[PDB]
Molecule: tRNA(Phe)
Organism: Mycobacterium tuberculosis H37Rv
């Protein structure tokens, strides 16, 4: 330089090629419970899905450009 895999919750990661990511584990809140914890039962907080646009009534999810990690060089 090339078509391409990837960047998603605090943390390790899964899924969706437009109108709920009913996201998983473990982080963090409240109740039951304890003296006071934890587990355990039972509710719940939180993401602007990489970043600037571009179509659309409405885009993590289609279009161009760029930012950073591979794989091939």
């Nucleotide at each position: 330089g090339g078509c391409c895999a990837g960047g998603u919750a605090g943390c390790u990661c899964a899924g969706u090629c437009g109108g709920u990511a009913u996201g998983a584990g473990c982080g963090u809140c409240c109740g039951c419970c304890u003296g006071a914890a934890a587990a355990g039962c039972g509710g719940a907080a939180g993401g602007u899905c990489g970043g600037c646009g571009g179509u659309u009534c409405g885009a993590u999810c289609c279009c161009g450009c760029c930012c950073c990690u591979g794989g091939c060089c």